[PDB]
Context: bound to proteins that are not shown
RNA sequence: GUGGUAAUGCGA
RNA sequence: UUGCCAGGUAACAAAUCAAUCCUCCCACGGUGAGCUUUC
RNA sequence: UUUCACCAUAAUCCA
RNA sequence: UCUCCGGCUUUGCUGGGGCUUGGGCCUUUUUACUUCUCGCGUUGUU
RNA sequence: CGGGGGCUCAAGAUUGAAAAAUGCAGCUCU
RNA sequence: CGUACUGU
RNA sequence: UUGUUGUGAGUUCU
RNA sequence: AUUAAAGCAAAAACCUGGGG
Numbered sequence: 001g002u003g004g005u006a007a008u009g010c011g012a
Numbered sequence: 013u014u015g016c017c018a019g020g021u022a023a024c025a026a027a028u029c030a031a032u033c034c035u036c037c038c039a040c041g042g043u044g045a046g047c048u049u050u051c
Numbered sequence: 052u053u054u055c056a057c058c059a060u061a062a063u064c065c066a
Numbered sequence: 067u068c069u070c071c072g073g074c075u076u077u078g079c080u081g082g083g084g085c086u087u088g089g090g091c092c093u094u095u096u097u098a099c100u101u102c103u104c105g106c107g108u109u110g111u112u
Numbered sequence: 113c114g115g116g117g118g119c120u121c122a123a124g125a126u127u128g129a130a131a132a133a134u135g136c137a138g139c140u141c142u
Numbered sequence: 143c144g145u146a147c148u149g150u
Numbered sequence: 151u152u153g154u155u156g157u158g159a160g161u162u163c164u
Numbered sequence: 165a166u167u168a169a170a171g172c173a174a175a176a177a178c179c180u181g182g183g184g
Base pairs, nucleotide, nucleotide: 001010002009003008016182017181018180019179020178021177026166030161033158038153039152042057043056044055045054046053059134063129064128066126067125069083085124087122088121089120090119091118092117093116094115102110
């Protein structure tokens, strides 16, 4: 910086 | 990815209990040496 | 009659 | 986390997720006649 | 909280690399 | 310390 | 060449 | 769990976040 209703994922 | 704030980790006496670990055992199968008057 | 020995896999990783 | 599978490899997609048992949770549907979930064990639910 | 899937968590295994030319070691002969 | 390979 | 057991140290239930 | 009129160290570095 960006994804999954959500727990949370991922990028330099 | 550079300063404040807030947390967190560091950071915790002993217990009882279930898998890795390692120790040992056993069943394995494979190698070396030992026993053999014998078994 | 088969006893005993040996038979091992490190840190750090990848999935 | 090999593939179970999409599809037994067409040219291989929709996602390359998975190993299990202890946890903490999440979503979705429930338990009120006391029910229930527990651990070897003093408890959890409402 | 009761089941069905998921999200992680730390143990822990697994395949793979390290990694077999290592190492233990026997051997056929020399 | 040559020489190889069969069990890893 | 791995399988089994048992005991253990940590993990497990601040 | 339990003994607790016993409740069972502190800190750096480090880590994450809010504001940035």
Primary citation: Shalev-Benami et al., Cell Rep (2016), "2.8- angstrom Cryo-EM Structure of the Large Ribosomal Subunit from the Eukaryotic Parasite Leishmania". 26S gamma ribosomal RNA from Leishmania donovani: 184 nucleotides with solved positions. Entry title: 2.8 Angstrom cryo-EM structure of the large ribosomal subunit from the eukaryotic parasite Leishmania. The sample was in a buffer at pH 7.6.